[PDB]
Record summary: Keywords: Innate immune pattern recognition receptor, RIG-I like helicase, dsRNA dependent ATPase, zinc-containing CTD domain, immune system. An RNA structure, in which 48 nucleotides are resolved. The work is reported in "Structural Analysis of dsRNA Binding to Anti-viral Pattern Recognition Receptors LGP2 and MDA5" (Uchikawa et al., Mol.Cell, 2016). Crystals were grown by vapor diffusion, sitting drop at pH 7.5. It was solved together with Melanoma differentiation associated protein-5.

Context: bound to proteins that are not shown
RNA sequence: GGACGUCAUGCGCAUGACGUCCCC
RNA sequence: GGGACGUCAUGCGCAUGACGUCCC
Numbered sequence: 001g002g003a004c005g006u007c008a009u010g011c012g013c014a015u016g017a018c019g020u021c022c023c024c
Numbered sequence: 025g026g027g028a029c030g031u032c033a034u035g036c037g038c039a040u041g042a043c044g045u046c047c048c
Stems, first nucleotide, its partner, number of pairs: 001047023
């Protein structure tokens, strides 16, 4: 210097469940 | 029936730090 892995922390996205409100 | 919001669980991705390994 490159690649790979692990741990902690933080952030973002997805799925499902539940609830609500607004509009037709 | 559409739109938005919230809550819980789960999964995924990114960021920072720490550590390790292997190949240069």